[PDB]
Context: bound to proteins that are not shown
RNA sequence: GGCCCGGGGCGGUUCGAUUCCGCCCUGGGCCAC
Numbered sequence: 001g002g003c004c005c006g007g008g009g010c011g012g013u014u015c016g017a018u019u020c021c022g023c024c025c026u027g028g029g030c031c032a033c
Base pairs, nucleotide, nucleotide: 001031002030003029004028005027006026007025008024009023010022011021012020
C1' cells in the first nucleotide's frame, strides 16, 4: 500500500440511512519475499 473484522466522530443524498455515496480518529488481523 491493498484486503478482512471492530470502535468512534461527521458530511452528502433520501419520504425515510446504522442500512446507499464519502470523509476524519482509531484498535486488531492477513497478504506481498